[PDB]
Molecule: A-site tRNA anticodon loop
Organism: Polytomella magna
RNA sequence: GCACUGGUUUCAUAAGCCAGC
Numbered sequence: 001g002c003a004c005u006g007g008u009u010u011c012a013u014a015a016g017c018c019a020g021c
Stems, first nucleotide, its partner, number of pairs: 004020005
Other pairs, nucleotide, nucleotide, family: 003021cWW010012tHS
């Protein structure tokens, strides 16, 4: 790198973004 966790976001989620690991 990804992965994983948390935050962010929203009526809620996904995605995105951010941080750690």